[PDB]
Context: bound to proteins that are not shown
RNA sequence: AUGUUUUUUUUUUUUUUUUUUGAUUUGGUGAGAGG
DNA sequence: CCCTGTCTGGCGTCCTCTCACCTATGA
DNA sequence: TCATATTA
DNA sequence: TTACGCCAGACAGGG
Numbered sequence: 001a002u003g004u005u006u007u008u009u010u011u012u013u014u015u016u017u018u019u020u021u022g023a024u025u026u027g028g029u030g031a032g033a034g035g
Numbered sequence: 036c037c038c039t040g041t042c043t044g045g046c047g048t049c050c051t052c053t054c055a056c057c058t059a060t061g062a
Numbered sequence: 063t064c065a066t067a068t069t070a
Numbered sequence: 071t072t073a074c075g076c077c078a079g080a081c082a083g084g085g
Base pairs, nucleotide, nucleotide: 028057031053032052033051034050035049036085037084038083039082040081041080042079043078044077045076046075047074059066060065061064062063
Other pairs, nucleotide, nucleotide, family: 003005tSS017018cWS027057cWW029055cWW030055cWW041079cWW
C1' cells in the first nucleotide's frame, strides 16, 4: 500500500356471512293422576 | 190438511303431568 | 321388495 | 257389535 480473492439454490399457491335483517333437529290413538 | 210419533244429527270443562303402542301381504 | 286397496 | 240424554229439526201418517 491493497482488495468483486472461494461462489452452489441452504428455493414463492388466485371469492361469502354482506360491522349486528341467520341452523342445532320430534306427529295421531287410548289409559291414569293433580287442581 | 194440521197434529204427531219417529228418526236423524248435534252438542256435552278448562289448564297440566306420567307411562306404553303403533298394516299385512310375498312370489 | 313393491305395488294391492278395505270386513265378523 | 249393542249398554247416553236431551233437544231441535225434518218427515210420513192419519182424522
Primary citation: Wang et al., Science (2020), "Structural basis of transcription-translation coupling". This is an experimental structure of RNA (mRNA with 18 nt long spacer), together with DNA, with 85 nucleotides shown. Ions in the entry include magnesium and zinc. The entry is indexed under bacterial coupled transcription-translation complex, RIBOSOME, TRANSCRIPTION-TRANSLATION complex. The structure was determined by electron microscopy at 3.8 angstroms resolution and released in 2020. The sample was in a buffer at pH 7.6. Among the 57 different proteins in the entry, which are not shown, are 30S ribosomal protein S20, 30S ribosomal protein S16 and 50S ribosomal protein L11. It comes from the structure "Escherichia coli transcription-translation complex A1 (TTC-A1) containing an 18 nt long mRNA spacer, NusG, and fMet-tRNAs at E-site and P-site".